[PDB]
Context: bound to proteins that are not shown
DNA sequence: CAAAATTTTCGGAAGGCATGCTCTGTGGC
DNA sequence: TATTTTTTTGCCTTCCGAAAATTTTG
C1' cells in the first nucleotide's frame, strides 16, 4: 500500500 | 376407436436479492 | 491424498423433464 477479517459510533 | 404425435400443466432445482454514512486496529503476502 | 457438522430467512423467476390432458392420425 492492496486485501478479507475484526469492533465500535447514530437512529 | 385406440395408437401416437402435440400441447399444456406442475412439481423441484437453480441462481438473486435483503438500511444508511463514519471511525479504528490486526493480519498476511 | 482419500473416516468427518452447521454456522438466515423469504421470495423469486427460468428452465427442464415429467405426467397429465388434449388433439390428431390409421
Nucleotide at each position: 500500500g492492496c486485501c478479507a477479517c475484526a469492533g465500535a459510533g447514530c437512529a